[PDB]
Context: one part of a larger RNA, bound to proteins that are not shown
RNA sequence: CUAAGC
RNA sequence: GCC
RNA sequence: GGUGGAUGGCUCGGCUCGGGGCGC
RNA sequence: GACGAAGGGCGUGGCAAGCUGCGAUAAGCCC
RNA sequence: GGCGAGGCGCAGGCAGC
RNA sequence: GUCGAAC
RNA sequence: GGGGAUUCC
RNA sequence: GAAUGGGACCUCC
RNA sequence: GCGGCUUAUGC
RNA sequence: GCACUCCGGGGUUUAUCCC
RNA sequence: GGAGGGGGAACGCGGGGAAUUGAAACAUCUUAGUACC
RNA sequence: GCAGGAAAAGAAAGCAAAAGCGAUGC
RNA sequence: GUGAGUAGGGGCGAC
RNA sequence: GAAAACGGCAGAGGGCAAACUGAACCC
RNA sequence: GGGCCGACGAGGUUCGGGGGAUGUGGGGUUGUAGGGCCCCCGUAUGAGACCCUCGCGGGUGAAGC
RNA sequence: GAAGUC
RNA sequence: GCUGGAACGCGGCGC
RNA sequence: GGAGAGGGUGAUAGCCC
RNA sequence: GUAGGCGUAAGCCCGCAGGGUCUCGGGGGACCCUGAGUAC
RNA sequence: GUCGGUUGGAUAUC
RNA sequence: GGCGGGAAGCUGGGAGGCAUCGGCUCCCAACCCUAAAUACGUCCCGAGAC
RNA sequence: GAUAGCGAACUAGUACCGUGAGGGAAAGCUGAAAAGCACCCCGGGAGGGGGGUGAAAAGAGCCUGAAACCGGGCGGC
Numbered sequence: 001c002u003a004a005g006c
Numbered sequence: 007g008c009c
Numbered sequence: 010g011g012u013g014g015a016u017g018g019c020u021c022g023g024c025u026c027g028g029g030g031c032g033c
Numbered sequence: 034g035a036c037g038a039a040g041g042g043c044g045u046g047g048c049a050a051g052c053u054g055c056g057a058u059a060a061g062c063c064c
Numbered sequence: 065g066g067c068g069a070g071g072c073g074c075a076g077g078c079a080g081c
Numbered sequence: 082g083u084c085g086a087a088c
Numbered sequence: 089g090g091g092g093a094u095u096c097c
Numbered sequence: 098g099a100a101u102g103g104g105a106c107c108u109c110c
Numbered sequence: 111g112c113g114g115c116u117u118a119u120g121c
Numbered sequence: 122g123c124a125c126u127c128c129g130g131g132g133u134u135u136a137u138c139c140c
Numbered sequence: 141g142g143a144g145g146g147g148g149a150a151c152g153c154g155g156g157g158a159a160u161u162g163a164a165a166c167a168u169c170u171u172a173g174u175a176c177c
Numbered sequence: 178g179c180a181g182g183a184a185a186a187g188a189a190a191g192c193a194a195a196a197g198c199g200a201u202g203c
Numbered sequence: 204g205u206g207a208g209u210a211g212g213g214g215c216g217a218c
Numbered sequence: 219g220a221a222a223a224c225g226g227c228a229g230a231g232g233g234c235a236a237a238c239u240g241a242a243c244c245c
Numbered sequence: 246g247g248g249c250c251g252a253c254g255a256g257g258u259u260c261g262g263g264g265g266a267u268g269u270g271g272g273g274u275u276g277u278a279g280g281g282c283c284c285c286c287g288u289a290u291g292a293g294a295c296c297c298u299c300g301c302g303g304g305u306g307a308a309g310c
Numbered sequence: 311g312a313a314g315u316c
Numbered sequence: 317g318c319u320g321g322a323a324c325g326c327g328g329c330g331c
Numbered sequence: 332g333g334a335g336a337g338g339g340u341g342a343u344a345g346c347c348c
Numbered sequence: 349g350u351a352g353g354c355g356u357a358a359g360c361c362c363g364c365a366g367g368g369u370c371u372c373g374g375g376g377g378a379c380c381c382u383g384a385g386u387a388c
Numbered sequence: 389g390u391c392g393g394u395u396g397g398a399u400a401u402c
Numbered sequence: 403g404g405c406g407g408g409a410a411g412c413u414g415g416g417a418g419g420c421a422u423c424g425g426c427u428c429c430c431a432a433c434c435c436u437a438a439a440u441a442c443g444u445c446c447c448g449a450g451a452c
Numbered sequence: 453g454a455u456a457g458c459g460a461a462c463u464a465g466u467a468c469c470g471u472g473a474g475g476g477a478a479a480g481c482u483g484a485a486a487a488g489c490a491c492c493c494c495g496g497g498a499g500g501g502g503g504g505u506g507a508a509a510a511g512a513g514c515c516u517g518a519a520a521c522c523g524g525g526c527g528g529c
Stems, first nucleotide, its partner, number of pairs: 005529002007526003010522002017515001018481002023452001024450003028447003031443002033147001041097002043056003047078002051074002062092003066088001071081002103110002111123002114121002125144004130140003151181001152179002155177002162169001166214001191198002202227002204224001212218001231435003234383001238271002242269001243264003246260005276412001278382004282377005291372008300364006309354002314329001316328001317326002330346002338348002388407001389405003393402001414430005468475002488514001491502004
C1' cells in the first nucleotide's frame, strides 16, 4: 500500500 | 475516465 | 475480455414501367 | 374440364425428416 | 432431334450405380 | 454413361 | 426442344 | 374432389 | 351393389 | 355399362321403362 | 348418338343494392349505382 | 347470375339546319 | 384529345 | 354533370320475315 | 349412315333412316323507296370470285452453331 | 463469332 | 519488372 | 474493334472464359 | 458473351400446276309485300 | 295516362 | 319496369328538347350477325435518377 | 438494399393462434482453397492448455462487431 462506492 |  | 447484433460492404429476392410476346 | 379439370389426401429415395418432383412403372419409363 | 463426357434436385456425406 | 447419359 | 406410356383415393 | 352406379361421424365402404 | 362379356384373373 | 336435366332417334312392357 | 355441371389473379356482360361520411346538426341530396350479393 | 382471350357495342324510324355529315368502339 | 366544370340538375344549399 | 361538332388511331359491312315458287331441301 | 366416281381432297351421284305442305330449299332486305310479279330491249362468245392439294417450289419456324 | 493471359 | 496469399493494380512493350 | 453492353475468374480485365 | 451472321423437325403462310363450284344488264306498270298487345 | 326506379335531361333521359 | 288502354300498316309510318296546326329537313322501329383500333395480367422478354 | 423491398431473398402463406369464419411470424454472409486443427498433458464429460492450417482465426457459437450492460487492470477521489 483504506472497505464499499463514483 | 481509458484499456 | 464477455454479452449483444448496430454500422459498412455484398445480393440467385422484391417493386414499378413505354414497348413486344402469350392468354382459357 | 365427363377422353374426368383446378384444389386436396395419402404414398414414393439404400441410408430420407422438410421443400421440390413424381404416382404401386412412383426425385421416375420409351422414341 | 440438339450438346458432347460426365451424371445421380435444394444439399459440400458414406457406399454404390 | 462411348451401344452417346446427365441436360 | 418435340412426341408418347404410367398416372392410387 | 363437378364426382357421376348407391352411401358416408372421417378422402373410406 | 346390379346388369353384359370373361373359363377365371379382369374389362 | 349403370347420377340428374335435356336434345336428335329406335323398341316395348306404354312403364317416361329399356337401348 | 350428343349436350350442361366444376375451376380461372385482374378485365367483361346482365340484375339486387347499404351505412359510416359531407352538408360544420339533418330529412331532398351526397356518400353511391359505391362496398357487397 | 352468365361468357371470352378479350367481352360488350356496331351499319340510322340517327346527327344536324346558310351548309351538310354518313356503322361501332377508343 | 377537346368541347367542359359548359348546357343542365340541386333545402338552386353542400354538391 | 353530359352529348353534338372539330382534330386523331383503326376502318367493312352483311343475313332474315313477307310478296313469288313449291319438295327442286337439310341431317 | 352405306355404296360408286373423282385423288385419298374439293366436287358429283345413288340407297336406307330421321325431319319437312302448320313450308325444307330457291329469291330479298330497302325510303322523293327497295323488292316480288308482268311487259319491252339487250347480253354470256366474256369477266370475276371462291374451294381442294393426289403433287411441287419458296418463306417462316425448337433445342442450337 | 477478332484481339496479351508478354 | 514491382507490390502482393492470389494481378483484373502500378511502370514498359503490343493487338 | 460492325465487338470499349454486362457477368465470372483468388483485387478494379476491350484482348483468360 | 456482345457487334454481326448461320441452322432448325412438326406446325403456319405464300406461290406454281391441276381438278371443281358459284356470281355478274337496263326502262315501264295500273297488281302484291315491307316485323302488334308493338309504337304510342 | 298513372305509379316506382334511374338520369344533367330540366312541363324536354332511359 | 308495372298497371289500365292501344293504331296505322305503302293511298303507310317516325323524329326535329312543353302541347297542337301548317311548312321544311332527315329517316324506315317493333328480327339477327360482324374483324381492327380498347380493357386486364394468374404468365414471358426487356428496362429502371425505385 | 435484410426492422428496407411483396407477408415470404431462407424446408413462407411455413411454423404457430382460434370450435369456426378467419388470423399469421422470426430467420441471408467462414475462407482463395476445408487446408474444418493430426499428435501430447489434464478433465467423468462439456471443455481447458500446448502444438498445427491459413496472408489474416475469419474456428463453424464463423465478414466488420457499434451502443446499452457485466468482470478485471490502470489514473483520480